[PDB]
Context: one part of a larger RNA, bound to proteins that are not shown
RNA sequence: GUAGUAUCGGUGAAGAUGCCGAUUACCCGCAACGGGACGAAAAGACCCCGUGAACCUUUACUAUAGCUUUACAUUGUAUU
RNA sequence: GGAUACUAACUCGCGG
RNA sequence: GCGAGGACAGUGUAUGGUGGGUAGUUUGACUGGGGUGGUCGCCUCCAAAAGCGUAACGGAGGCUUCUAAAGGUACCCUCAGGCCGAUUG
RNA sequence: AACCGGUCGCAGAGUGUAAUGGCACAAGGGUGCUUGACUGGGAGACAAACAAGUCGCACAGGUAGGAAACUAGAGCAUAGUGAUCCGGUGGU
RNA sequence: CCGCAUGGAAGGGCCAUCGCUCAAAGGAUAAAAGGUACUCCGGGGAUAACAGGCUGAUCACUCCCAAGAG
RNA sequence: CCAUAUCGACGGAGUGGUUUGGCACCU
RNA sequence: GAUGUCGGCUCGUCACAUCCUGGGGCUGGAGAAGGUCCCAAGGGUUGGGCUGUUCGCCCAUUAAAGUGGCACGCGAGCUGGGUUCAGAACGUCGUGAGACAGUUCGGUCUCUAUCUGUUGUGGGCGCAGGAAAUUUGCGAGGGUCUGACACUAGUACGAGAGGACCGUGUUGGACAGACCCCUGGUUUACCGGUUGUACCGCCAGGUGCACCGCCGGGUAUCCACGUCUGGU
RNA sequence: GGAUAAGUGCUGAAAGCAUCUAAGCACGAAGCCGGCCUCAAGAUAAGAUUUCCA
RNA sequence: UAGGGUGGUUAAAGACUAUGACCUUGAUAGGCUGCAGGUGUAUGAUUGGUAACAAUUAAGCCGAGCAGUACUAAUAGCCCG
RNA sequence: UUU
Ligand code: 62B
Numbered sequence: 001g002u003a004g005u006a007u008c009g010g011u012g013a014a015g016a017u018g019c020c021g022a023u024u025a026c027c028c029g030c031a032a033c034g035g036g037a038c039g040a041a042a043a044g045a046c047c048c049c050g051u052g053a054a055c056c057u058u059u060a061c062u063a064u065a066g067c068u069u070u071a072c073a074u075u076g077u078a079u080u
Numbered sequence: 081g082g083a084u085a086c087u088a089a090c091u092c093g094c095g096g
Numbered sequence: 097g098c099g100a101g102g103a104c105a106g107u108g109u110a111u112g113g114u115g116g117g118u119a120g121u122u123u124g125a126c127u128g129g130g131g132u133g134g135u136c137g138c139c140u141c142c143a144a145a146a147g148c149g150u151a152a153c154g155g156a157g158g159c160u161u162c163u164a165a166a167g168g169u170a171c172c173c174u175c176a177g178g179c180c181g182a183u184u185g
Numbered sequence: 186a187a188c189c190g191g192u193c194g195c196a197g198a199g200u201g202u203a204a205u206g207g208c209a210c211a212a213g214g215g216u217g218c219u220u221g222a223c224u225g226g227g228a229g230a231c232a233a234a235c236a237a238g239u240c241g242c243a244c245a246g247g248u249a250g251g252a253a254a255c256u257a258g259a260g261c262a263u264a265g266u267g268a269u270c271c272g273g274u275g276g277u
Numbered sequence: 278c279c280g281c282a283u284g285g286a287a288g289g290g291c292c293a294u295c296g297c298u299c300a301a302a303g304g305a306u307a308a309a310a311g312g313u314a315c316u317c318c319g320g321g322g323a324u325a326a327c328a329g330g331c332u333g334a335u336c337a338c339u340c341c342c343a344a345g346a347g
Numbered sequence: 348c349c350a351u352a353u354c355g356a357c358g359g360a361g362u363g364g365u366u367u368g369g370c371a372c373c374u
Numbered sequence: 375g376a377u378g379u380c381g382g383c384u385c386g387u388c389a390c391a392u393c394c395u396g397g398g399g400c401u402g403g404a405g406a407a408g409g410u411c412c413c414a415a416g417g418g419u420u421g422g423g424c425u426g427u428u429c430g431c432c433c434a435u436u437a438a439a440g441u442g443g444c445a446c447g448c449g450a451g452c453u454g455g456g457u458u459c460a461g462a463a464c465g466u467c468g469u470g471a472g473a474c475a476g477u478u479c480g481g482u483c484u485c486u487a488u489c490u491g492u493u494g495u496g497g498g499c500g501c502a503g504g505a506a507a508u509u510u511g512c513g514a515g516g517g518u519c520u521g522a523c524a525c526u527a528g529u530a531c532g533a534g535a536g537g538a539c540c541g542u543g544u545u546g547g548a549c550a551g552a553c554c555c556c557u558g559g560u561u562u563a564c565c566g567g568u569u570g571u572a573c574c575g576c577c578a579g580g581u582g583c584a585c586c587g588c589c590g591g592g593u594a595u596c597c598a599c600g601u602c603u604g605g606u
Numbered sequence: 607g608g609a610u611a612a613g614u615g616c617u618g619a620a621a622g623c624a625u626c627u628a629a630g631c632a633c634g635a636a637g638c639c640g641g642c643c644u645c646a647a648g649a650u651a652a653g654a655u656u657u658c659c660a
Numbered sequence: 661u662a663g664g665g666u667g668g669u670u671a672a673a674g675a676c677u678a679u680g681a682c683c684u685u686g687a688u689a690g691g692c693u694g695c696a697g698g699u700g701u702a703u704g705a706u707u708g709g710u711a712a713c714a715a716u717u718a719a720g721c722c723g724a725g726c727a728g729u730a731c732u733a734a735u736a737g738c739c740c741g
Numbered sequence: 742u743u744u
Stems, first nucleotide, its partner, number of pairs: 003017001006023005026498008035490003039485002047321004052317002054313004060121005066114003070110005076086005090101005124136003133153001137159006160302001161201001162260002167219003171215003175197001177193001179191003199208002202265001204263003223246003229240003235303001248257003271296009328374001329372001330370003334367001336363006345354002380455001381453003385447001386444005393418003396413006420434005461479004465474003499648001503659007513645004519547007531536001549604005557598003564591005569584006607639002613633004661741001663740004667683005688733003691729005697722003704717005
C1' cells in the first nucleotide's frame, strides 16, 4: 500500500489478523465500551554522534573602540 | 640646560 | 574692546600600558553508552594454535641512555656456590 | 658470608641498563701497543601500503695490531626517538 | 656552482653539521579555556535511560550428605 | 538419652525467571 | 520519521509456592491449645492515623486481613500528589556563565472508534411444501462465603488448673436476586402560604417573571436506608 | 448421588514370612461430574409433538 | 382464505427495532360519571371585631391509580402467501 | 378473509 482483516499456543528482527498445527465461525446492519491494531498527531527535547550552530562566561588565544604615557607638529620670546 | 618670567599663537567669560 | 589663562591645554601622526566594553575563534581521540579514571611513540616475554604473521580498557616488565674505553688488535686467564683447614674473620 | 691453602664444581656467576636468545677457541676477566668510532663504496638479500628500517660487497687510497696467516667501516644482539617548512655554523 | 646590463656584492645552490619531550611521538596554527534547565539543526535503535529477549553471578524456591542441638 | 518431633554447621546438586546485575538483539 | 513512566482509582483475569474455611500422616499429640508436613484454588480475604508514596509503624476489628503474573495488567479509561522544562530561594561547589549522593514554593495530561475485541438488539436466507403454538437439551454461563451461642457436659482426659471429639438445635454478618404492602427518598403531575413587580380597563378575584422566586406538603412511577427469597 | 486426591483398610502372592496391589473388594475432601438458576436446534448433525392450509 | 406485512389506538414493552393488548358483533387510549388518594377549608354571602382578622355554609382544586360507560379516535384500503 |  491492497484486503474475503476470527481464536489459542508455537515460531520468528527475540511481544503475530496475515507463518505452522489445531480450534471456532450462516449472510448483512444498529446502539454501547475502549483491550489490540507496538492506534493518530510531531523526521525523540532525553542519550550519544557531527573536526554542525547559536548565545553566554572568564586570570583561553588573537584583535579592537575607549582611556592613559612619551616624542614630533601646532609652537614663540627673554633671564638664569 | 631646566626652571623662572613674558605675550603675540591657541583657549574660555562679559558686553557690544 | 575689557577680563582670565597660556606656549601649557586641546588636536594629528608615532609609541609603551590598560582594555570580555566589543569581536572572531579554539577547547583531541580510544572507550562493552557518555563522563570520571586509565591510555596514546619505542623495546622484551606470554596470549600465538612446533615457518612468518596475528586482537582485547588480556597477563608481566622496561626506554627517551651509556663508554675515549666498556672501541681495534696481539698475547694471556677462568667464575657462583658448598665442604675442610685457619688470628681479629 | 671478607684474606689465604686445598678440592667438588659446564658455569648453578658475568656480560653498564628490562626481558629473551646467545656466549668456553668464551661474546666473561687482564694487560702491551693503538684510533678501522677510516676516505671513495653497496654484487646480493631480509622486510615491506607508502614514507621509512635491516644485513652485506668487490676493489682503489692510506693505516693499527701481529712473526705470519689474518682481523679492524665502533660496542654479544635486539629500545635510548621526530618528517617537511623556516633559520644558524664550516667548506665551495 | 649561480650571480637579473657588465665587474663585484647581497642573496641562493651543493656538501657537512646544529636548532622540537611538535610525548595526542606520520607532527592541523607562530599563536586558543568553559556554560547552556533559554537552547537550535542534521543524524542514530551503529549507542544509554523503560518495557521485551538471552544469561543466571545475585535473588527466590526444591532437594542431597550430615557433625551437632534436642 | 535420641541426627532427622522441631532444628540443623562444614560442604554439594538442581528448578524458576517476580530482584539487583551482565549483554546491547527490536523500537 | 516517539513502544507515555511512580503511586492511587476503576475493572478485572490467571497461577498456587494456601491467609481462612474442607480432608489427612507424624509429634518431644493426656485434654484444650499448638508445631510440622501432605491433598485442596469452590468461595472469601476490613476500616482508619502518618507519608506522593510502594513498603513500613501504629489504632480498632475479623474466620481470615494470602503471595505472585498479566508492557513492575490497566493514562485513545480517570487523576496528576511524586519524578523530569521555562520563575524564585537556601545549603554546597565553581573566578564566572552555571551546577547538585541535596532541599524548598509554583507550574496546559490532545484525538468525532475504520478493523478486530466485548456487551446488547435487529434484517435476509436456510432448516427437502407452507403456517399457529408447545417443547427435548447438544452445550454455555451464573451460583458455591462464614460467625457466635444452647444441649450432650463441667462430663471423657486430667493430682489440679482447665476441658473435648461425635451428634441435634437456635440465632447472626457479608453477598446476590426480585419487589414496593411497610419505613425512608425523589416526585419542574398537583395543592397551599408568602415577598417584590407588571398585566387581565378599576375593585374584588386571578395570572406572568424573579433558581420550580422562596417556603410547607405530596399520589402513581423509579428507588434503599426498606421488605421477601437463596448459596441444594 | 456418583467417581476421586492426600490418606485408611480387607483378602493376598511374586519372595514359605512380611505386604492396602500384583488378580479382586470397602472407604475417603468447601475440590470434579450431577443436582439449583438462566440462555440454548444456524445442534447446516438445523431435533420432537398437537393442529390448520395446500 | 391457513397465516402474515403495511396501517391505526396504545403499553407496567422500548434508543431505533422487537415484544404485548386492542381495531366497531370494540373497553385499546382519551373524555364523561363515580371511588381510593394528595392538599387542607376556596369564591361569594351573613355574623362578630373600631380595625388587622375570625366563625357558619357547602370546603374548593387536583386525582399518573381503580370501576362503569361508545361521547372522540381506532376505515380490512393496498401488498405477500 | 381475516384488524
Ligand atoms: C518513549 C516515550 C517517552 C517517555 C520515555 C518512559 C524511558 C519512546 C514519552 C519519550 C519522550 C523518557 C524519560 C525524559 C523525556 C522528556 C524530556 C525529559 C527527560 C516509550 C516507552 C516508555 C517511554 C519512556 C522511556 C523510553 C521509551 C518510551 N523532556 O515507557 O515516547 O521517558 O524518555 O527526563 S527521559

Background
An RNA structure (23S rRNA, nucleotides 2028 to 2882) from Porphyromonas gingivalis, in which 744 nucleotides are resolved. Rfam match: Bacterial large subunit ribosomal RNA. A reference for the family is Yusupov et al. (2001), "Crystal structure of the ribosome at 5.5 A resolution", Science. It was solved by cryo-electron microscopy to 2.6 A.